The RNA (NMT1_8-azaxanthine (46-MER)) from Ideonella sp. B508-1 has 45 modelled nucleotides.
An Rfam search finds the family "Xanthine riboswitch aptamer (NMT1 RNA)" in it.
Released in 2021, the model rests on X-ray crystallography data to a resolution of 3 angstrom.
Entry title: Crystal structure of xanthine riboswitch with 8-azaxanthine.
Crystallisation conditions: 0.1 M MES, pH 6.0, 0.2 M calcium acetate, 10% (v/v) isopropanol.
RNA sequence: GAGUAGAAGCGUUCAGCGGCCGAAAGGCCGCCCGGAAAUUGCUCC
Ligand code: AZA
Numbered sequence: 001g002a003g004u005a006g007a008a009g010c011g012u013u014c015a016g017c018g019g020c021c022g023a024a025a026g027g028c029c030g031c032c033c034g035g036a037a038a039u040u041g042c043u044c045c
Stems, first nucleotide, its partner, number of pairs: 001044005010034001012037003016031006
Other pairs, nucleotide, nucleotide, family: 008040cWS015032tWW022024tHS022025tHS034038cWS
C1' cells in the first nucleotide's frame, strides 16, 4: 500500500433512529452503532 471486520482493543465524527425544546432553521440529549470516515488489530506484496 492493499484485503478484511472473526476473535483483541477502543468505541470518536457525521449520519440514522427517538426524545426535549422551537414558528421553523436547528441546538441539546439518548439509542444503535465500523452504516460511512477516523482509530485499532489480523492477513498479503
Ligand atoms: N474495528 C475497527 O476499529 N474498525 C473497523 C472494524 C472493527 O471491528 N470493522 N470495520 N472497521